[PDB]
RNA sequence: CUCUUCAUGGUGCAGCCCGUUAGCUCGUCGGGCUCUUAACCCGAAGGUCUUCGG
RNA sequence: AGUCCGGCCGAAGAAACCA
Numbered sequence: 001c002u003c004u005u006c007a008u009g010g011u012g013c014a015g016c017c018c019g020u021u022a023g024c025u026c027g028u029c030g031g032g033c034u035c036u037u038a039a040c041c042c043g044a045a046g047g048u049c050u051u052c053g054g
Numbered sequence: 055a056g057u058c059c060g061g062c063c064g065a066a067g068a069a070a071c072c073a
Stems, first nucleotide, its partner, number of pairs: 002068005010026001012024002028044005052060003
Other pairs, nucleotide, nucleotide, family: 001069cWW007063cWW008014tWH009010cHS009024tHH010046cHS015049tWW016022tHS022047tWS022048tHS023047tWH027045cWW033039tWW050063cWW
C1' cells in the first nucleotide's frame, strides 16, 4: 500500500439490518417471600452506543 | 441514526514490498 472487519452501563455481552429519545447478566442501594439465615423475586442509579463531520 | 457513506483515533484476519 490492497482488501475485510471490530469498538455499546464499573467490567461482560443483545440489538432497532435504514430511521424516528439504547437493554440483559455480574457488582452497589433499598426492599419483598421465610419463624430468622444462606438461596430466591422486584424496584433504583447506571452510557445517550469512540468522535470529526454530513 | 448512537445504528448510513465518508474521513479519525486503534486492536485485529489475508496479501504485497526496487528509492
This is an experimental structure of RNA (P/E-tRNA) from Entamoeba histolytica HM-1:IMSS, with 73 nucleotides shown. The reconstruction used 54,889 particles. Rfam match: tRNA. About the family: Transfer RNA (tRNA) molecules are approximately 80 nucleotides in length. Their secondary structure includes four short double-helical elements and three loops (D, anti-codon, and T loops). Further hydrogen bonds mediate the characteristic L-shaped molecular structure. tRNAs have two regions of fundamental functional importance: the anti-codon, which is responsible for specific mRNA codon recognition, and the 3' end, to which the tRNAs corresponding amino acid is attached (by aminoacyl-tRNA synthetases). tRNAs cope with the degeneracy of the genetic code in two manners: having more than one tRNA (with a specific anti-codon) for a particular amino acid; and 'wobble' base-pairing, i.e. permitting non-standard base-pairing at the 3rd anti-codon position. The literature on the family includes a 1993 paper in Trends Biochem Sci by Hou, "The tertiary structure of tRNA and the development of the genetic code". Entry title: Cryo- EM structure of 75S ribosome with A/P- & P/E- tRNAs from Entamoeba histolytica bound to antibiotic paromomycin. It was solved by cryo-EM to 3.1 angstroms. The 2025 paper behind the entry is "Cryo-EM structure of ribosome from pathogenic protozoa Entamoeba histolytica reveals unique features of its architecture". Among the 67 different proteins in the entry, which are not shown, are Small ribosomal subunit protein uS13, Large ribosomal subunit protein eL6 and Large ribosomal subunit protein eL22.